[PDB]
Context: bound to proteins that are not shown
RNA sequence: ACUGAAACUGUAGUAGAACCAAUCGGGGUCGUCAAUA
RNA sequence: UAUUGACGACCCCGAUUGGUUCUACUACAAACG
Numbered sequence: 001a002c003u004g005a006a007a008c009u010g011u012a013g014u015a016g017a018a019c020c021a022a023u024c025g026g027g028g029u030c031g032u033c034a035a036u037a
Numbered sequence: 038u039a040u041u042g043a044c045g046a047c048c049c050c051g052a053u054u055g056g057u058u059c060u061a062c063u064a065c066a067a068a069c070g
Base pairs, nucleotide, nucleotide: 009066010065011064012063013062015060016059017058018057019056021054022053023052024051025050027048028047029046030045031044032043033042034041035040036039037038
Other pairs, nucleotide, nucleotide, family: none
C1' cells in the first nucleotide's frame, strides 16, 4: 500500500374569477357700499 | 334732527368610494414489498 465511475432538482399547472369611475348640481342672478354733518 | 352720492359684478368645481372576496402550492420522482 493509491481520489470510484456515471446521474439536469426536474415534470404537470393561464395570477386568475367577480366588480358600471360612478352619485348630486337650471350657466345662474339686484341693492348694496362708504360715514358723518 | 337725517342728511352725503352712485356705483358694482360674483361663482371656476364641491363631497365620497381608492380596492373587496376566493385560490396561498397541488400531485409526483427518494417513502411503502
CRISPR RNA; Target RNA from Synechocystis sp. PCC 6803: 70 nucleotides with solved positions. The entry has 5 different proteins, among them Cas7-Cas5-Cas11, Cas10 and Cas7-2x. NCBI's taxonomy places the organism under Bacteria, Bacillati, Cyanophyceae, Merismopediaceae, Synechocystis. Keywords: CRISPR, CRISPR-Cas, type III, complex, RNA, crRNA, RNA BINDING PROTEIN, RNA BINDING PROTEIN-RNA complex. Primary citation: Schwartz et al., Nat Commun (2024), "RNA targeting and cleavage by the type III-Dv CRISPR effector complex".